Solved structure of RNA with a sequence from Saccharomyces cerevisiae, together with DNA, 36 nucleotides shown. The PDB entry is titled "NMR solution structure of the d3'-hairpin from the Sc.ai5gamma group II intron including the EBS1:dIBS1 RNA:DNA hybrid". The entry is indexed under RNA, DNA, ribozyme, group II intron, hybrid, reverse splicing, retrohoming, DNA-RNA complex. The structure was determined by solution-state NMR and released in 2014. The entry is an ensemble of 18 models. The work is reported in "The Role of Mg(II) in DNA Cleavage Site Recognition in Group II Intron Ribozymes: SOLUTION STRUCTURE AND METAL ION BINDING SITES OF THE RNADNA COMPLEX" (Skilandat and Sigel, J.Biol.Chem., 2014). Taxonomically the source falls in Saccharomyces (Eukaryota, Dikarya, Saccharomycetales, Saccharomycetaceae).

RNA sequence: GGAGUAUGUAUUGGCACUGAGCAUACUCC
DNA sequence: CAGTGTC
Numbered sequence: 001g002g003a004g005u006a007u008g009u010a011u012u013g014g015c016a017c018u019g020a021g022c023a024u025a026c027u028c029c
Numbered sequence: 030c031a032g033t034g035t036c
Stems, first nucleotide, its partner, number of pairs: 001029009013036007
C1' cells in the first nucleotide's frame, strides 16, 4: 500500500430476508 | 439505507 480475510451494526410505514452502507482489526502479498 | 418480500 493493492487485494484478501475477520469482528461489530441498522431498518426504512409495521415486520422481515437478500445485499450492500459505515466502522474496527489481522492477514497475503 | 436500498433492493425486494409482504400488505